The depositors describe the entry as "Crystal structure of the E. coli thiM riboswitch in complex with thiamine bisphosphonate, calcium ions". An RNA structure (thiM riboswitch RNA (83-MER)) with a sequence from Escherichia coli, in which 77 nucleotides are resolved. An Rfam search finds the family "TPP riboswitch aptamer (THI element)" in it. It was solved by X-ray diffraction to 2.46 angstrom. The entry also models magnesium and calcium ions. The work is reported in "Subsite Ligand Recognition and Cooperativity in the TPP Riboswitch: Implications for Fragment-Linking in RNA Ligand Discovery" (Zeller et al., Acs Chem.Biol., 2022).

């Protein structure tokens, strides 16, 4: 500095043409 | 007419075998 | 990333954190 | 803005 891999954190609105 | 499954919108994602993020304007 | 300011303010749409600010 | 979840590992 990118990645992968356990693990962990999150959101799930508007419409009834 | 009054309520969602399906449908329409936007979105990476509106329930997904998913999709995002993990020191951060 | 998402929440909290937020039943927030301007602007759109049929309609909505649709856009943008708030950051 | 204010809160807000990290280890190993590899990249011959």
């Nucleotide at each position: 500095g990118c990645g992968a891999c356990u693990c962990g954190g999150g959101g799930u609105g508007c419409c009834c043409u | 007419c009054g309520u969602g499954a399906a449908g329409g919108c936007u979105g990476a994602g509106a329930a997904a075998u998913a999709c995002c993020c993990g020191u951060a304007u | 990333a998402c929440c909290u300011g937020a039943u927030c303010u301007g602007g759109a749409u049929a309609a909505u954190g649709c856009c943008a600010g708030c950051g | 803005a204010g809160g807000g979840a990290a280890g190993u590992c590899g990249c011959a």